[PDB]
RNA sequence: GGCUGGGUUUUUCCUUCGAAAGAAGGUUUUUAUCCCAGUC
RNA sequence: AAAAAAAAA
Numbered sequence: 001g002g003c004u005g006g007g008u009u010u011u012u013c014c015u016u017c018g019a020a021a022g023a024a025g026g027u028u029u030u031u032a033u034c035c036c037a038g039u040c
Numbered sequence: 041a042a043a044a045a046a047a048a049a
Base pairs, nucleotide, nucleotide: 001040002039003038004037005036006035007034013026014025015024016023017022027049028048029047030046031045
Other pairs, nucleotide, nucleotide, family: 007044tSS008044tSS008045cWH009046cWH010047cWH011048cWH012049cWH018020tHS018021tHS031033tSS035043cSS
């Protein structure tokens, strides 16, 4: 450094208060691209 | 009760 799996953060999305700002909640997807494990 | 970014639905 690659792959596979799991996870954290963020934004967009969706629901909710809202003109936004700002905020709560929700499960997936992606990696120019974070952490951990396994594999090479 | 370690660690940990950014986009998109």
The PDB entry is titled "Crystal structure of the ENE, a viral RNA stability element, in complex with A9 RNA". Core ENE hairpin from KSHV PAN RNA; oligo(A)9 RNA: 49 nucleotides with solved positions. Crystallisation conditions: 17% MPD, 0.09 M magnesium acetate, 0.05 M MES, pH 5.6, VAPOR DIFFUSION, SITTING DROP, temperature 293K. The structure was determined by X-ray crystallography at 2.5 angstrom resolution and released in 2010.